[PDB]
RNA sequence: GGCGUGUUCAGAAGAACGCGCC
Numbered sequence: 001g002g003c004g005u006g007u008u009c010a011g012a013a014g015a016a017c018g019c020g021c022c
Base pairs, nucleotide, nucleotide: 001022002021003020004019005018006017007016008015009014
């Protein structure tokens, strides 16, 4: 940095914070 997942602001669309994965 990405991806998945849990928890936070939201409950859709997104945004943070941890953990796992690449």